Shown are 74 nucleotides from a PDB entry: RNA (tRNA) with a sequence from Saccharomyces cerevisiae. The entry also models zinc and sulfate ions. The depositors describe the entry as "Crystal structure of the yeast mitochondrial threonyl-tRNA synthetase (MST1) in complex with the canonical tRNAThr and threonyl sulfamoyl adenylate".

[PDB]
Context: bound to proteins that are not shown
RNA sequence: GUUAUAUUAGCUUAAUUGGUAGAGCAUUCGUUUUGUAAUCGAAAGGUUUGGGGUUCAAAUCCCUAAUAUAACAC
Numbered sequence: 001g002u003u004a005u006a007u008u009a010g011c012u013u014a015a016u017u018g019g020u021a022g023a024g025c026a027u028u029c030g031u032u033u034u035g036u037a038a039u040c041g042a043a044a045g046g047u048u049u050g051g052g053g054u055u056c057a058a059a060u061c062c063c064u065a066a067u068a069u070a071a072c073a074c
Base pairs, nucleotide, nucleotide: 001072002071003070004069005068006067007066010025011024012023013022019056027043028042029041030040049065050064051063052062053061
Other pairs, nucleotide, nucleotide, family: 008014tWH008021tWS009010cHS009011cHS009023tHH010045cHS014021tWS015048tWW018055tWS019020cHS021046tWS022046tWH026044cWW031039cWW035036cHS054058tWH055057tHS
C1' cells in the first nucleotide's frame, strides 16, 4: 500500500440487519483488619475514533480520514 475485519468510559465489553448506550475490572470515598487467586456499598467515568451524508429518529445504514489486527504484496 491492497483486501478483509474492527474502533463504544483508563481497560475488557453489551446493546430488536434503526427506536434514544448496560455492565465487569481499575479509580475516588465509606465500610472491612483481613494468613496466600477478588469484604461489602456508593459515587464518578459514555454524548459510541474524526468529519460529511441518509432518516421523523444513527453506536447501528452510506461516503471519507485516522489507527489497530490478520493475510498478501515489498
Crystals were grown from: 0.2M lithium sulfate 2.0M ammonium sulfate 0.1M Tris. It was solved by X-ray diffraction to 2.3 angstrom. An Rfam search finds the family "tRNA" in it. From the family's description: Transfer RNA (tRNA) molecules are approximately 80 nucleotides in length. Their secondary structure includes four short double-helical elements and three loops (D, anti-codon, and T loops). Gene Ontology term of the family: triplet codon-amino acid adaptor activity. The 2016 paper behind the entry is "The crystal structure of yeast mitochondrial ThrRS in complex with the canonical threonine tRNA".